[PDB]
C1' cells in the first nucleotide's frame, strides 16, 4: 500500500438472515448460613449497542462514511 471483519451490561461473549427485546456467564448490592470469612442458600441493580450521514412509521439490528482493533496479501525484475 487494499479488505475483511469487529466495535453490546464492570468483564468475557449472545442478540445481527428480524427494522417493532437488549440477553448469559462472572461480577457488583441486600438478606439468611458461619464464632468469623470462603464455598454455599435466596432475593435485586444493572448496558440500552464505537460514533456521524440518510433509507424507513420504527434502526443493535439497513446501507454511506468515520474512528480504534486483530487478520490477509505489496507480485515479477
Nucleotide at each position: 500500500c487494499g479488505g475483511c471483519a469487529c466495535g453490546u451490561a464492570g468483564c468475557g461473549c449472545a442478540g445481527c438472515c428480524u427494522g417493532g427485546u437488549a440477553g448469559c456467564g462472572c461480577a457488583c448490592c441486600g438478606u439468611c448460613a458461619u464464632g468469623g470469612g470462603g464455598u454455599g442458600u435466596c432475593g435485586g441493580g444493572g448496558g440500552u449497542c464505537g460514533g456521524a450521514g440518510g433509507u424507513u412509521c420504527a434502526a443493535a439490528u439497513c446501507c454511506u462514511c468515520u474512528c480504534g482493533u486483530g487478520c490477509c496479501g505489496a507480485c515479477c525484475a